Overview:
An RNA structure, together with DNA, in which 96 nucleotides are resolved. Keywords: rna polymerase II, capping, TRANSCRIPTION. The 2023 paper behind the entry is "Structural insights into human co-transcriptional capping". The entry also models zinc and magnesium ions. The entry has 15 different proteins, among them DNA-directed RNA polymerase II subunit RPB3, DNA-directed RNA polymerase II subunit RPB11-a and DNA-directed RNA polymerase II subunit RPB9. The reconstruction used 31,423 particles.

[PDB]
Context: bound to proteins that are not shown
RNA sequence: GAUCAAAAAGACAUACAUAAAGACCAGGC
DNA sequence: TCAAGCTCAAGTACTTAAGCCTGGTCTATACTAGTACT
DNA sequence: AGTACTAGTAT
DNA sequence: GAAAGTACTTGAGCTTGA
Numbered sequence: 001g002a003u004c005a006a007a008a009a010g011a012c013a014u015a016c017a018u019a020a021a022g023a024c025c026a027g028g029c
Numbered sequence: 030t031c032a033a034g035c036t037c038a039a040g041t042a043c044t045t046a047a048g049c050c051t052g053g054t055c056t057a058t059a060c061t062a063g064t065a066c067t
Numbered sequence: 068a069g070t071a072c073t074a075g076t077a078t
Numbered sequence: 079g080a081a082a083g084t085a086c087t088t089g090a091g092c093t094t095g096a
Base pairs, nucleotide, nucleotide: 021056022055023054024053025052026051027050028049029048030096031095032094033093034092035091036090037089038088039087040086041085042084043083044082045081057078058077059076060075061074062073063072064071065070066069067068
Other pairs, nucleotide, nucleotide, family: 010013cHS014016cWS
């Protein structure tokens, strides 16, 4: 001598998957 | 007359018992091995 | 070193 | 205690054949 940028609406970035099974017990029609 | 084969009867064992739905409560214990404290 | 307690494993 | 029924297998008895 030349040049000198700001974080871009986040979408449970989505299944809300807490919803053990298993069992007995009580009631409904 | 005896033995073998076939049929019948009795005994034992195996498979099923309504349809849907709503709530709840509760879910091992015992034994053995390892670690920590006295 | 021994005994007791706790945790994990097996039916 | 207060399932029931059906099917299959085993045992015994009877008849026929050797």